[PDB]
Context: bound to proteins that are not shown
RNA sequence: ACCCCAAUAUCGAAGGGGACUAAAACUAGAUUGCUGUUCUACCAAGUAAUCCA
RNA sequence: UGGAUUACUUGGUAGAACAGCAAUCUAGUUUUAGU
Repeated sequence: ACCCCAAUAUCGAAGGGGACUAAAACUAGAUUGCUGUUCUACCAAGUAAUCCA
Repeated sequence: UGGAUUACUUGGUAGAACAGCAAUCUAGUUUUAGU
RNA backbone atom coordinates (compact mmCIF):
# COMPACT_ATOMS: atom_id res chain seq x y z
P A A 1 1.27 4.16 2.54
O5' A A 1 0.61 3.95 1.11
C5' A A 1 -0.69 3.38 0.98
C4' A A 1 -0.69 2.24 0.00
C3' A A 1 -1.94 1.36 0.00
O3' A A 1 -3.01 1.92 -0.74
C1' A A 1 0.00 0.00 0.00
P C A 2 -4.41 2.22 -0.03
O5' C A 2 -5.45 1.25 -0.75
C5' C A 2 -6.05 1.62 -1.98
C4' C A 2 -6.29 0.43 -2.86
C3' C A 2 -7.43 -0.49 -2.45
O3' C A 2 -8.69 -0.02 -2.90
C1' C A 2 -5.51 -1.78 -2.96
P C A 3 -10.05 -0.48 -2.18
O5' C A 3 -10.32 -1.95 -2.74
C5' C A 3 -10.65 -2.16 -4.10
C4' C A 3 -10.79 -3.62 -4.42
C3' C A 3 -11.76 -4.40 -3.56
O3' C A 3 -13.11 -4.23 -3.96
C1' C A 3 -9.75 -5.62 -3.76
P C A 4 -14.29 -4.30 -2.87
O5' C A 4 -14.43 -5.85 -2.55
C5' C A 4 -14.87 -6.76 -3.56
C4' C A 4 -14.62 -8.19 -3.17
C3' C A 4 -15.25 -8.67 -1.88
O3' C A 4 -16.64 -8.94 -1.98
C1' C A 4 -13.02 -9.44 -1.99
P C A 5 -17.58 -8.77 -0.69
O5' C A 5 -17.27 -10.06 0.19
C5' C A 5 -17.55 -11.36 -0.29
C4' C A 5 -16.88 -12.42 0.54
C3' C A 5 -17.35 -12.52 1.98
O3' C A 5 -18.55 -13.25 2.10
C1' C A 5 -14.99 -12.55 1.92
P A A 6 -19.95 -12.49 2.34
O5' A A 6 -20.84 -13.59 3.06
C5' A A 6 -20.24 -14.55 3.92
C4' A A 6 -20.97 -14.65 5.24
C3' A A 6 -22.43 -14.21 5.23
O3' A A 6 -23.18 -15.07 6.08
C1' A A 6 -21.24 -12.96 6.84
P A A 7 -24.71 -15.42 5.74
O5' A A 7 -25.49 -15.02 7.06
C5' A A 7 -26.91 -14.99 7.10
C4' A A 7 -27.40 -14.25 8.32
C3' A A 7 -26.91 -12.82 8.44
O3' A A 7 -27.69 -11.91 7.67
C1' A A 7 -26.55 -13.93 10.48
P U A 8 -27.14 -11.37 6.26
O5' U A 8 -26.90 -9.82 6.50
C5' U A 8 -27.98 -8.96 6.86
C4' U A 8 -27.51 -7.73 7.61
C3' U A 8 -26.71 -6.72 6.78
O3' U A 8 -27.02 -5.40 7.23
C1' U A 8 -25.42 -7.44 8.62
P A A 9 -28.02 -4.47 6.39
O5' A A 9 -27.70 -3.00 6.94
C5' A A 9 -26.36 -2.53 7.00
C4' A A 9 -26.21 -1.41 8.00
C3' A A 9 -25.57 -1.79 9.32
O3' A A 9 -24.16 -1.75 9.24
C1' A A 9 -27.47 -0.39 9.69
P U A 10 -23.31 -3.09 9.00
O5' U A 10 -22.17 -3.00 10.10
C5' U A 10 -22.01 -4.02 11.07
C4' U A 10 -22.59 -3.61 12.41
C3' U A 10 -22.76 -4.72 13.42
O3' U A 10 -21.56 -5.03 14.10
C1' U A 10 -24.70 -3.34 13.37
P C A 11 -20.63 -6.24 13.60
O5' C A 11 -20.63 -7.26 14.83
C5' C A 11 -20.45 -6.81 16.16
C4' C A 11 -21.30 -7.59 17.12
C3' C A 11 -21.18 -9.11 17.00
O3' C A 11 -20.06 -9.63 17.69
C1' C A 11 -23.47 -8.49 17.06
P G A 12 -19.69 -11.19 17.56
O5' G A 12 -18.11 -11.20 17.40
C5' G A 12 -17.42 -12.41 17.09
C4' G A 12 -15.97 -12.17 16.79
C3' G A 12 -15.10 -13.42 16.76
O3' G A 12 -14.04 -13.24 15.83
C1' G A 12 -14.37 -11.99 18.50
P A A 13 -14.14 -13.89 14.37
O5' A A 13 -14.01 -12.65 13.38
C5' A A 13 -12.86 -11.82 13.39
C4' A A 13 -13.04 -10.57 12.56
C3' A A 13 -14.23 -9.68 12.94
O3' A A 13 -13.86 -8.31 12.81
C1' A A 13 -14.38 -10.29 10.67
P A A 14 -13.59 -7.44 14.13
O5' A A 14 -12.48 -8.27 14.91
C5' A A 14 -11.10 -8.15 14.56
C4' A A 14 -10.22 -8.23 15.79
C3' A A 14 -9.82 -9.63 16.21
O3' A A 14 -8.51 -9.61 16.76
C1' A A 14 -11.10 -8.60 17.93
P G A 15 -7.26 -10.02 15.84
O5' G A 15 -7.81 -11.23 14.96
C5' G A 15 -7.17 -11.62 13.76
C4' G A 15 -7.79 -12.85 13.16
C3' G A 15 -7.23 -13.31 11.82
O3' G A 15 -6.05 -14.07 11.96
C1' G A 15 -9.59 -13.31 11.73
P G A 16 -4.87 -13.93 10.87
O5' G A 16 -5.49 -14.56 9.55
C5' G A 16 -5.71 -15.96 9.45
C4' G A 16 -6.46 -16.32 8.20
C3' G A 16 -5.83 -15.88 6.89
O3' G A 16 -4.77 -16.71 6.47
C1' G A 16 -8.14 -15.38 6.85
P G A 17 -3.86 -16.29 5.22
O5' G A 17 -4.57 -16.99 3.98
C5' G A 17 -4.03 -16.84 2.68
C4' G A 17 -5.11 -16.56 1.66
C3' G A 17 -4.63 -15.88 0.39
O3' G A 17 -4.09 -16.81 -0.53
C1' G A 17 -6.59 -14.80 1.19
P G A 18 -2.71 -16.48 -1.29
O5' G A 18 -3.17 -16.25 -2.80
C5' G A 18 -2.61 -15.21 -3.58
C4' G A 18 -3.64 -14.17 -3.93
C3' G A 18 -3.10 -12.90 -4.55
O3' G A 18 -2.78 -13.03 -5.92
C1' G A 18 -4.65 -12.35 -2.87
P A A 19 -1.34 -12.53 -6.45
O5' A A 19 -0.56 -12.09 -5.14
C5' A A 19 -0.23 -10.73 -4.92
C4' A A 19 0.14 -10.47 -3.48
C3' A A 19 1.62 -10.46 -3.16
O3' A A 19 2.23 -9.23 -3.50
C1' A A 19 0.47 -11.74 -1.53
P C A 20 2.98 -9.06 -4.91
O5' C A 20 4.34 -8.35 -4.53
C5' C A 20 5.50 -9.12 -4.26
C4' C A 20 5.81 -9.19 -2.79
C3' C A 20 7.19 -9.71 -2.46
O3' C A 20 8.18 -8.70 -2.54
C1' C A 20 5.60 -10.85 -1.14
P U A 21 9.43 -8.87 -3.53
O5' U A 21 10.43 -9.79 -2.70
C5' U A 21 10.82 -9.42 -1.38
C4' U A 21 11.60 -10.53 -0.73
C3' U A 21 12.57 -11.27 -1.63
O3' U A 21 13.79 -10.58 -1.84
C1' U A 21 11.31 -12.83 -0.40
P A A 22 14.50 -10.64 -3.28
O5' A A 22 15.20 -12.07 -3.30
C5' A A 22 16.18 -12.40 -2.34
C4' A A 22 16.40 -13.89 -2.25
C3' A A 22 16.78 -14.59 -3.54
O3' A A 22 18.14 -14.43 -3.90
C1' A A 22 15.10 -15.82 -2.45
P A A 23 18.57 -14.49 -5.45
O5' A A 23 18.56 -16.05 -5.78
C5' A A 23 19.38 -16.94 -5.05
C4' A A 23 19.02 -18.37 -5.34
C3' A A 23 19.07 -18.76 -6.81
O3' A A 23 20.39 -19.00 -7.26
C1' A A 23 17.07 -19.56 -5.87
P A A 24 20.67 -19.20 -8.82
O5' A A 24 20.60 -20.77 -8.99
C5' A A 24 20.52 -21.34 -10.28
C4' A A 24 19.61 -22.54 -10.31
C3' A A 24 19.22 -23.00 -11.70
O3' A A 24 20.22 -23.82 -12.26
C1' A A 24 17.30 -22.93 -10.32
P A A 25 21.21 -23.23 -13.36
O5' A A 25 21.25 -24.38 -14.45
C5' A A 25 20.65 -24.17 -15.71
C4' A A 25 19.40 -24.99 -15.90
C3' A A 25 18.69 -24.71 -17.21
O3' A A 25 19.27 -25.43 -18.28
C1' A A 25 17.12 -24.65 -15.45
P C A 26 20.06 -24.64 -19.42
O5' C A 26 18.94 -24.40 -20.51
C5' C A 26 18.10 -25.47 -20.89
C4' C A 26 16.72 -24.99 -21.22
C3' C A 26 16.63 -23.88 -22.24
O3' C A 26 16.82 -24.32 -23.56
C1' C A 26 15.16 -23.44 -20.45
P U A 27 17.54 -23.34 -24.60
O5' U A 27 16.40 -22.31 -25.00
C5' U A 27 15.21 -22.76 -25.64
C4' U A 27 14.16 -21.68 -25.66
C3' U A 27 14.54 -20.40 -26.35
O3' U A 27 14.48 -20.49 -27.76
C1' U A 27 13.51 -19.89 -24.30
P A A 28 15.65 -19.85 -28.65
O5' A A 28 15.22 -18.33 -28.77
C5' A A 28 13.95 -17.98 -29.30
C4' A A 28 13.62 -16.54 -29.04
C3' A A 28 14.73 -15.54 -29.26
O3' A A 28 14.96 -15.23 -30.63
C1' A A 28 13.65 -15.06 -27.24
P G A 29 16.42 -14.74 -31.11
O5' G A 29 16.48 -13.20 -30.68
C5' G A 29 15.55 -12.26 -31.19
C4' G A 29 15.52 -11.00 -30.37
C3' G A 29 16.77 -10.15 -30.40
O3' G A 29 16.83 -9.32 -31.55
C1' G A 29 16.00 -10.36 -28.17
P A A 30 18.23 -8.97 -32.25
O5' A A 30 18.79 -7.75 -31.39
C5' A A 30 18.11 -6.51 -31.35
C4' A A 30 18.70 -5.58 -30.32
C3' A A 30 20.20 -5.40 -30.38
O3' A A 30 20.58 -4.46 -31.37
C1' A A 30 19.55 -5.78 -28.15
P U A 31 21.90 -4.69 -32.24
O5' U A 31 23.08 -4.24 -31.27
C5' U A 31 23.14 -2.90 -30.81
C4' U A 31 24.06 -2.73 -29.63
C3' U A 31 25.51 -3.12 -29.83
O3' U A 31 26.26 -2.12 -30.50
C1' U A 31 24.73 -3.98 -27.77
P U A 32 27.46 -2.51 -31.49
O5' U A 32 28.59 -3.05 -30.52
C5' U A 32 29.30 -2.16 -29.67
C4' U A 32 30.15 -2.89 -28.67
C3' U A 32 31.23 -3.80 -29.24
O3' U A 32 32.39 -3.10 -29.63
C1' U A 32 30.06 -4.94 -27.53
P G A 33 33.23 -3.57 -30.91
O5' G A 33 33.98 -4.88 -30.42
C5' G A 33 35.06 -4.78 -29.50
C4' G A 33 35.47 -6.13 -28.95
C3' G A 33 35.89 -7.19 -29.94
O3' G A 33 37.19 -7.02 -30.45
C1' G A 33 34.42 -8.15 -28.39
P C A 34 37.52 -7.48 -31.96
O5' C A 34 37.56 -9.07 -31.89
C5' C A 34 38.58 -9.74 -31.17
C4' C A 34 38.25 -11.20 -30.95
C3' C A 34 38.32 -12.09 -32.17
O3' C A 34 39.64 -12.47 -32.51
C1' C A 34 36.35 -12.57 -30.94
P U A 35 40.03 -12.76 -34.04
O5' U A 35 39.28 -14.11 -34.41
C5' U A 35 39.71 -15.36 -33.88
C4' U A 35 38.87 -16.50 -34.37
C3' U A 35 38.70 -16.62 -35.88
O3' U A 35 39.84 -17.15 -36.53
C1' U A 35 36.62 -16.98 -34.82
P G A 36 40.18 -16.72 -38.04
O5' G A 36 39.13 -17.52 -38.93
C5' G A 36 39.11 -18.94 -38.93
C4' G A 36 37.98 -19.48 -39.75
C3' G A 36 37.79 -18.86 -41.11
O3' G A 36 38.72 -19.34 -42.06
C1' G A 36 35.70 -19.10 -40.05
P U A 37 39.31 -18.36 -43.18
O5' U A 37 38.29 -18.53 -44.39
C5' U A 37 37.84 -19.82 -44.76
C4' U A 37 36.56 -19.75 -45.54
C3' U A 37 36.50 -18.72 -46.64
O3' U A 37 37.23 -19.12 -47.78
C1' U A 37 34.46 -18.73 -45.45
P U A 38 37.59 -18.07 -48.93
O5' U A 38 36.35 -18.19 -49.91
C5' U A 38 36.21 -17.30 -50.99
C4' U A 38 34.78 -16.85 -51.14
C3' U A 38 34.61 -15.44 -51.65
O3' U A 38 34.77 -15.34 -53.05
C1' U A 38 33.19 -15.77 -49.79
P C A 39 35.83 -14.30 -53.65
O5' C A 39 34.99 -12.95 -53.75
C5' C A 39 33.71 -12.96 -54.38
C4' C A 39 32.92 -11.73 -54.02
C3' C A 39 33.65 -10.41 -54.12
O3' C A 39 33.78 -9.93 -55.45
C1' C A 39 32.43 -10.47 -52.11
P U A 40 35.08 -9.09 -55.89
O5' U A 40 34.90 -7.68 -55.18
C5' U A 40 33.83 -6.81 -55.54
C4' U A 40 33.71 -5.64 -54.60
C3' U A 40 34.92 -4.73 -54.49
O3' U A 40 35.07 -3.85 -55.59
C1' U A 40 34.03 -5.14 -52.34
P A A 41 36.53 -3.39 -56.06
O5' A A 41 36.93 -2.24 -55.03
C5' A A 41 36.17 -1.04 -54.95
C4' A A 41 36.48 -0.28 -53.69
C3' A A 41 37.93 0.12 -53.48
O3' A A 41 38.30 1.28 -54.20
C1' A A 41 37.03 -0.76 -51.47
P C A 42 39.82 1.51 -54.67
O5' C A 42 40.58 1.91 -53.33
C5' C A 42 40.31 3.15 -52.70
C4' C A 42 40.96 3.23 -51.34
C3' C A 42 42.47 3.10 -51.32
O3' C A 42 43.13 4.30 -51.66
C1' C A 42 41.53 1.75 -49.62
P C A 43 44.56 4.24 -52.39
O5' C A 43 45.58 3.86 -51.22
C5' C A 43 45.83 4.77 -50.17
C4' C A 43 46.56 4.11 -49.02
C3' C A 43 47.93 3.54 -49.33
O3' C A 43 48.95 4.52 -49.38
C1' C A 43 46.70 1.99 -48.03
P A A 44 50.17 4.35 -50.40
O5' A A 44 51.09 3.23 -49.72
C5' A A 44 51.84 3.52 -48.55
C4' A A 44 52.44 2.28 -47.95
C3' A A 44 53.37 1.47 -48.84
O3' A A 44 54.68 2.00 -48.89
C1' A A 44 51.85 0.02 -47.75
P A A 45 55.61 1.75 -50.17
O5' A A 45 56.12 0.25 -50.02
C5' A A 45 57.18 -0.08 -49.13
C4' A A 45 57.45 -1.56 -49.10
C3' A A 45 57.82 -2.21 -50.43
O3' A A 45 59.18 -2.04 -50.78
C1' A A 45 56.16 -3.50 -49.37
P G A 46 59.60 -1.95 -52.33
O5' G A 46 59.34 -3.42 -52.90
C5' G A 46 60.16 -4.51 -52.52
C4' G A 46 59.57 -5.84 -52.94
C3' G A 46 59.60 -6.15 -54.42
O3' G A 46 60.87 -6.62 -54.84
C1' G A 46 57.48 -6.71 -53.53
P U A 47 61.45 -6.21 -56.28
O5' U A 47 60.72 -7.20 -57.29
C5' U A 47 60.96 -8.60 -57.23
C4' U A 47 60.04 -9.35 -58.16
C3' U A 47 59.99 -8.86 -59.60
O3' U A 47 61.07 -9.33 -60.39
C1' U A 47 57.79 -9.18 -58.80
P A A 48 61.88 -8.32 -61.34
O5' A A 48 60.93 -8.12 -62.60
C5' A A 48 60.85 -9.11 -63.61
C4' A A 48 59.53 -9.07 -64.33
C3' A A 48 59.30 -7.88 -65.26
O3' A A 48 59.91 -8.04 -66.53
C1' A A 48 57.41 -8.16 -63.88
P A A 49 60.68 -6.81 -67.23
O5' A A 49 59.53 -5.99 -67.98
C5' A A 49 59.73 -4.62 -68.33
C4' A A 49 58.89 -4.20 -69.51
C3' A A 49 58.94 -2.72 -69.86
O3' A A 49 60.08 -2.35 -70.62
C1' A A 49 56.69 -3.40 -69.77
P U A 50 60.99 -1.12 -70.15
O5' U A 50 60.59 0.07 -71.14
C5' U A 50 60.97 0.03 -72.51
C4' U A 50 59.79 0.26 -73.42
C3' U A 50 59.66 1.65 -74.02
O3' U A 50 60.51 1.86 -75.14
C1' U A 50 57.57 0.98 -73.16
P C A 51 61.49 3.14 -75.18
O5' C A 51 60.65 4.30 -74.49
C5' C A 51 59.79 5.14 -75.25
C4' C A 51 59.20 6.24 -74.40
C3' C A 51 60.21 7.16 -73.72
O3' C A 51 60.67 8.18 -74.58
C1' C A 51 58.52 6.50 -72.17
P C A 52 62.23 8.33 -74.92
O5' C A 52 62.77 9.32 -73.80
C5' C A 52 62.01 10.44 -73.37
C4' C A 52 62.56 10.96 -72.07
C3' C A 52 64.08 10.95 -71.99
O3' C A 52 64.70 12.07 -72.58
C1' C A 52 63.22 9.83 -70.12
P A A 53 66.01 11.84 -73.48
O5' A A 53 66.82 10.73 -72.68
C5' A A 53 67.44 9.64 -73.34
C4' A A 53 68.53 9.04 -72.49
C3' A A 53 69.49 8.08 -73.18
O3' A A 53 70.48 8.74 -73.94
C1' A A 53 68.83 7.18 -71.09
P U B 1 70.45 0.05 -65.55
O5' U B 1 70.17 0.66 -64.10
C5' U B 1 68.85 0.85 -63.63
C4' U B 1 68.73 2.09 -62.79
C3' U B 1 67.32 2.62 -62.57
O3' U B 1 66.72 1.98 -61.44
C1' U B 1 68.82 4.40 -63.16
P G B 2 65.23 2.34 -60.94
O5' G B 2 65.44 3.57 -59.94
C5' G B 2 64.35 4.31 -59.42
C4' G B 2 64.67 5.79 -59.41
C3' G B 2 63.50 6.71 -59.75
O3' G B 2 62.71 7.06 -58.62
C1' G B 2 65.34 7.22 -61.15
P G B 3 61.21 6.51 -58.50
O5' G B 3 60.31 7.83 -58.46
C5' G B 3 58.90 7.76 -58.65
C4' G B 3 58.41 8.94 -59.46
C3' G B 3 57.37 8.62 -60.53
O3' G B 3 56.04 8.62 -60.02
C1' G B 3 59.13 9.87 -61.50
P A B 4 55.07 7.36 -60.28
O5' A B 4 53.80 7.97 -61.03
C5' A B 4 53.94 8.97 -62.04
C4' A B 4 53.59 8.43 -63.41
C3' A B 4 53.10 6.99 -63.44
O3' A B 4 51.70 6.90 -63.21
C1' A B 4 54.83 7.26 -65.03
P U B 5 51.05 5.58 -62.56
O5' U B 5 49.92 5.15 -63.59
C5' U B 5 49.18 6.11 -64.32
C4' U B 5 48.79 5.59 -65.68
C3' U B 5 48.45 4.11 -65.76
O3' U B 5 47.13 3.82 -65.34
C1' U B 5 49.86 4.72 -67.58
P U B 6 46.85 2.53 -64.43
O5' U B 6 47.31 1.31 -65.34
C5' U B 6 47.11 -0.03 -64.91
C4' U B 6 47.85 -1.02 -65.77
C3' U B 6 48.13 -2.35 -65.11
O3' U B 6 47.04 -3.26 -65.00
C1' U B 6 50.12 -1.57 -66.09
P A B 7 45.94 -3.47 -66.15
O5' A B 7 45.41 -4.94 -65.84
C5' A B 7 45.39 -5.43 -64.51
C4' A B 7 46.33 -6.60 -64.32
C3' A B 7 46.36 -7.21 -62.93
O3' A B 7 45.29 -8.11 -62.71
C1' A B 7 48.57 -6.94 -63.74
P C B 8 44.72 -8.34 -61.23
O5' C B 8 45.77 -9.34 -60.57
C5' C B 8 46.03 -10.62 -61.13
C4' C B 8 47.27 -11.25 -60.56
C3' C B 8 47.13 -11.75 -59.12
O3' C B 8 47.92 -12.93 -58.95
C1' C B 8 48.88 -10.17 -59.23
P U B 9 47.59 -13.96 -57.75
O5' U B 9 48.81 -13.75 -56.74
C5' U B 9 48.60 -13.70 -55.34
C4' U B 9 49.90 -13.50 -54.59
C3' U B 9 49.76 -13.08 -53.14
O3' U B 9 49.49 -14.17 -52.28
C1' U B 9 51.43 -11.78 -54.20
P U B 10 48.02 -14.39 -51.69
O5' U B 10 48.29 -14.97 -50.23
C5' U B 10 48.18 -14.14 -49.09
C4' U B 10 49.51 -13.60 -48.64
C3' U B 10 49.45 -12.57 -47.53
O3' U B 10 49.34 -13.16 -46.25
C1' U B 10 50.87 -11.78 -49.24
P G B 11 48.15 -12.72 -45.27
O5' G B 11 48.63 -11.31 -44.72
C5' G B 11 49.91 -11.16 -44.12
C4' G B 11 50.26 -9.71 -43.92
C3' G B 11 49.18 -8.85 -43.32
O3' G B 11 49.07 -9.00 -41.92
C1' G B 11 50.17 -7.73 -45.15
P G B 12 47.75 -9.67 -41.29
O5' G B 12 47.08 -8.48 -40.47
C5' G B 12 46.46 -7.39 -41.14
C4' G B 12 47.15 -6.09 -40.84
C3' G B 12 46.32 -5.05 -40.10
O3' G B 12 46.27 -5.27 -38.71
C1' G B 12 47.47 -4.04 -41.91
P U B 13 44.93 -4.95 -37.88
O5' U B 13 44.33 -3.67 -38.59
C5' U B 13 43.00 -3.68 -39.08
C4' U B 13 42.66 -2.43 -39.84
C3' U B 13 41.18 -2.24 -40.11
O3' U B 13 40.48 -1.71 -39.00
C1' U B 13 42.39 -1.87 -42.11
P A B 14 39.11 -2.39 -38.52
O5' A B 14 38.03 -1.83 -39.54
C5' A B 14 37.95 -0.44 -39.79
C4' A B 14 37.18 -0.16 -41.05
C3' A B 14 35.91 -0.96 -41.21
O3' A B 14 34.86 -0.43 -40.43
C1' A B 14 37.10 -0.95 -43.25
P G B 15 33.47 -1.20 -40.32
O5' G B 15 32.62 -0.57 -41.51
C5' G B 15 31.37 -1.12 -41.85
C4' G B 15 31.21 -1.25 -43.33
C3' G B 15 30.31 -2.39 -43.76
O3' G B 15 28.95 -2.09 -43.60
C1' G B 15 32.24 -2.37 -45.10
P A B 16 28.07 -3.00 -42.63
O5' A B 16 27.48 -4.10 -43.62
C5' A B 16 26.72 -3.69 -44.74
C4' A B 16 26.68 -4.74 -45.82
C3' A B 16 26.26 -6.13 -45.41
O3' A B 16 24.87 -6.28 -45.19
C1' A B 16 28.14 -6.28 -46.80
P A B 17 24.35 -7.25 -44.03
O5' A B 17 24.46 -8.70 -44.67
C5' A B 17 23.77 -9.02 -45.87
C4' A B 17 24.07 -10.43 -46.31
C3' A B 17 24.02 -11.49 -45.24
O3' A B 17 22.71 -11.87 -44.86
C1' A B 17 25.95 -11.81 -46.53
P C B 18 22.38 -12.15 -43.32
O5' C B 18 23.07 -13.55 -43.02
C5' C B 18 22.67 -14.71 -43.72
C4' C B 18 23.70 -15.81 -43.65
C3' C B 18 23.98 -16.40 -42.28
O3' C B 18 22.97 -17.26 -41.78
C1' C B 18 26.01 -16.08 -43.43
P A B 19 22.76 -17.39 -40.19
O5' A B 19 24.00 -18.25 -39.69
C5' A B 19 24.12 -19.63 -40.02
C4' A B 19 25.38 -20.24 -39.48
C3' A B 19 25.64 -20.04 -38.00
O3' A B 19 24.90 -20.92 -37.18
C1' A B 19 27.62 -19.61 -39.20
P G B 20 24.47 -20.46 -35.71
O5' G B 20 25.81 -20.54 -34.86
C5' G B 20 26.38 -21.79 -34.51
C4' G B 20 27.78 -21.63 -33.98
C3' G B 20 27.92 -20.95 -32.64
O3' G B 20 27.65 -21.81 -31.54
C1' G B 20 29.52 -20.07 -34.14
P C B 21 27.05 -21.20 -30.19
O5' C B 21 28.30 -20.54 -29.48
C5' C B 21 29.39 -21.32 -29.05
C4' C B 21 30.54 -20.48 -28.54
C3' C B 21 30.25 -19.60 -27.34
O3' C B 21 30.28 -20.30 -26.12
C1' C B 21 31.46 -18.37 -28.96
P A B 22 29.38 -19.81 -24.87
O5' A B 22 30.09 -18.48 -24.36
C5' A B 22 31.26 -18.54 -23.55
C4' A B 22 31.79 -17.17 -23.22
C3' A B 22 30.81 -16.23 -22.53
O3' A B 22 30.69 -16.45 -21.14
C1' A B 22 31.82 -15.11 -24.32
P A B 23 29.32 -16.03 -20.41
O5' A B 23 29.50 -14.48 -20.13
C5' A B 23 30.59 -13.98 -19.37
C4' A B 23 30.68 -12.48 -19.47
C3' A B 23 29.44 -11.71 -19.05
O3' A B 23 29.35 -11.53 -17.65
C1' A B 23 30.17 -10.90 -21.13
P U B 24 27.92 -11.60 -16.93
O5' U B 24 27.22 -10.23 -17.33
C5' U B 24 27.77 -8.98 -16.94
C4' U B 24 27.04 -7.84 -17.60
C3' U B 24 25.53 -7.86 -17.45
O3' U B 24 25.08 -7.44 -16.18
C1' U B 24 26.09 -7.36 -19.68
P C B 25 23.72 -8.03 -15.56
O5' C B 25 22.57 -7.38 -16.46
C5' C B 25 22.20 -6.03 -16.29
C4' C B 25 21.40 -5.50 -17.45
C3' C B 25 19.96 -5.97 -17.52
O3' C B 25 19.10 -5.24 -16.67
C1' C B 25 20.96 -6.18 -19.65
P U B 26 17.86 -5.96 -15.95
O5' U B 26 16.83 -6.20 -17.13
C5' U B 26 16.21 -5.09 -17.76
C4' U B 26 15.50 -5.48 -19.03
C3' U B 26 14.39 -6.49 -18.89
O3' U B 26 13.20 -5.94 -18.38
C1' U B 26 15.72 -7.03 -20.76
P A B 27 12.26 -6.79 -17.40
O5' A B 27 11.46 -7.75 -18.39
C5' A B 27 10.50 -7.22 -19.28
C4' A B 27 10.08 -8.21 -20.34
C3' A B 27 9.49 -9.52 -19.86
O3' A B 27 8.14 -9.43 -19.43
C1' A B 27 11.05 -9.96 -21.55
P G B 28 7.66 -10.27 -18.15
O5' G B 28 7.62 -11.78 -18.65
C5' G B 28 6.70 -12.18 -19.65
C4' G B 28 7.10 -13.47 -20.32
C3' G B 28 6.87 -14.75 -19.54
O3' G B 28 5.52 -15.16 -19.52
C1' G B 28 8.99 -14.82 -20.59
P U B 29 4.91 -15.87 -18.22
O5' U B 29 5.40 -17.38 -18.35
C5' U B 29 5.01 -18.17 -19.46
C4' U B 29 5.81 -19.44 -19.54
C3' U B 29 5.76 -20.34 -18.32
O3' U B 29 4.58 -21.11 -18.25
C1' U B 29 7.99 -20.15 -19.10
P U B 30 3.90 -21.42 -16.82
O5' U B 30 4.77 -22.60 -16.23
C5' U B 30 4.81 -23.87 -16.86
C4' U B 30 5.99 -24.68 -16.41
C3' U B 30 6.10 -24.94 -14.91
O3' U B 30 5.27 -25.98 -14.45
C1' U B 30 8.19 -24.24 -15.73
P U B 31 4.65 -25.92 -12.97
O5' U B 31 5.91 -25.92 -12.00
C5' U B 31 6.62 -27.12 -11.73
C4' U B 31 7.97 -26.88 -11.10
C3' U B 31 7.99 -26.54 -9.63
O3' U B 31 7.77 -27.67 -8.80
C1' U B 31 9.55 -25.19 -10.78
P U B 32 7.15 -27.48 -7.34
O5' U B 32 8.40 -27.10 -6.43
C5' U B 32 9.51 -27.98 -6.34
C4' U B 32 10.70 -27.30 -5.72
C3' U B 32 10.48 -26.66 -4.36
O3' U B 32 10.44 -27.59 -3.29
C1' U B 32 11.72 -25.19 -5.72
P A B 33 9.29 -27.45 -2.17
O5' A B 33 9.91 -26.45 -1.11
C5' A B 33 11.13 -26.74 -0.45
C4' A B 33 11.84 -25.48 -0.03
C3' A B 33 11.14 -24.63 1.01
O3' A B 33 11.37 -25.10 2.33
C1' A B 33 11.99 -23.27 -0.73
P G B 34 10.30 -24.87 3.49
O5' G B 34 10.34 -23.30 3.78
C5' G B 34 11.47 -22.68 4.40
C4' G B 34 11.29 -21.19 4.55
C3' G B 34 10.19 -20.76 5.53
O3' G B 34 10.58 -19.53 6.16
C1' G B 34 9.76 -19.83 3.43
P U B 35 10.03 -19.14 7.62
O5' U B 35 9.73 -17.57 7.53
C5' U B 35 9.26 -16.98 6.32
C4' U B 35 8.23 -15.91 6.56
C3' U B 35 7.26 -16.18 7.71
O3' U B 35 6.92 -14.95 8.34
C1' U B 35 6.04 -15.94 5.70